[PDB]
RNA sequence: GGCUUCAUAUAAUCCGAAUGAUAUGGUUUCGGAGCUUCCACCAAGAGCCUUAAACUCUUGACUAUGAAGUC
Ligand code: 29H
Numbered sequence: 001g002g003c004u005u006c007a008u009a010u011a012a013u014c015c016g017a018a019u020g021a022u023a024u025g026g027u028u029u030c031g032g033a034g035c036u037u038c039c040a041c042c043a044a045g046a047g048c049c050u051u052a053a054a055c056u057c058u059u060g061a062c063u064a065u066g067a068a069g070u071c
Stems, first nucleotide, its partner, number of pairs: 001071009010040001013033006025049002034041001042060006
Other pairs, nucleotide, nucleotide, family: 004067cWW011034cWS019027cWW021025cSS021054tWH022051tWS022052tHS022053tWH023052tWH025048cWW026054tWS035037tWS035039tWH037064cWS038063cWS049053cWS
C1' cells in the first nucleotide's frame, strides 16, 4: 500500500428562513450549528395525523483520522 474490522468525528442529526401537499398527501430550496476534521448530511420502508398542521420511528453509507488483523 490493498481488503476487513474497531475506535474517534456525527446523532447520515438538529435549528432557522422560505416553499408546497393533505391518507393516491406529507413537497421544494437556501442558510446555519455540529467535527483538533477534508468531504457528506441522503435513500428506502414503516408508523402517524380522519382533512388539520404537524410530523415520528426503523434500516442501510460515504469521508477524515488512528489502530489492529490478514494478503
Ligand atoms: N461522514 C461522517 O460520518 C462524518 C462524521 N463527522 C464529521 N464528518 C463526517 N463526514 C462524513 N462524510